[PDB]
Context: bound to proteins that are not shown
RNA sequence: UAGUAUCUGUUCUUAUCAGUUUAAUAUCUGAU
RNA sequence: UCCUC
RNA sequence: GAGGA
RNA sequence: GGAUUUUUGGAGCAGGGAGAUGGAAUAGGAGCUUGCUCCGUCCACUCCACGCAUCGACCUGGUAUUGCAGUACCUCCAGGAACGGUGC
RNA sequence: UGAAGCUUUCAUACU
Numbered sequence: 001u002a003g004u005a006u007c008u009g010u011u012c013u014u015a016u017c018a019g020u021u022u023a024a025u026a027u028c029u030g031a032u
Numbered sequence: 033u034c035c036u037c
Numbered sequence: 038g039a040g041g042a
Numbered sequence: 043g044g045a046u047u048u049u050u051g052g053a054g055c056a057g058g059g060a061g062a063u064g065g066a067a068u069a070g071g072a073g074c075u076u077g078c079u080c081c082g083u084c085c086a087c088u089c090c091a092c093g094c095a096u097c098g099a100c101c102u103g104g105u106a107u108u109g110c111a112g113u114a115c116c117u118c119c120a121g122g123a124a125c126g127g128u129g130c
Numbered sequence: 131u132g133a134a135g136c137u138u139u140c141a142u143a144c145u
Base pairs, nucleotide, nucleotide: 002145003144004143005142006141009137011135015032016031017030018029019028033042034041035040036039037038058090059089060088063086064085065084070081071080072079073078093130094129095128097126098125101121102120103119104118
Other pairs, nucleotide, nucleotide, family: 007140tWW021026tWS022024tHS096127cWW099123tWW099124cWW100122cWW105117cWW123124cHS139140cWS
């Protein structure tokens, strides 16, 4: 040759519940 | 609907 | 007239 | 969110009558102190109409119950009525 | 005191 790793950059309301899913978050889907 | 300039 | 809620 | 059970109230006021009855120590006025007389405020006794009747609490005497329970209150008779409220 | 994850236009290394 095309696979991985390391720096740089980005990284998603201190507003509320329900459903899929998750070990629990997270993600996604609706309502306020 | 409210606050700020 | 502009910004935020 | 002032219209019957709660928060914009149905509350206020006065204790029967009489008697040559009794008292205002320091607190009535008038007749312009003191003494006396009169009149719109209480308590004690007496009389009529112990103001009336009721039940509860309570005191004296007699009397019955000897019973193991979580309570308006607890035997009955008679006298006295100091207390409470109900209707007139 | 601490929790450094995810992604790509990066860029740099090893197979």